[PDB]
RNA sequence: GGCAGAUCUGUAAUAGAACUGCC
Repeated sequence: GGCAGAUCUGUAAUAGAACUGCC
C1' cells in the first nucleotide's frame, strides 16, 4: 500500500486527516 471499521472538523449526511487488524 489494498480492504472493512470508528474518530475529530462541519452535516443533510458528503469531505478531509491518523489508527486497529487482514493480505
Source information:
This is an experimental structure of RNA, with 23 nucleotides shown. The work is reported in "Solution structure of the helix II template boundary element from Tetrahymena telomerase RNA" (Richards et al., Nucleic Acids Res., 2006). Released in 2013, the model rests on solution NMR data. The entry is an ensemble of 20 models. Entry title: Solution structure of the helix II template boundary element from Tetrahymena telomerase RNA.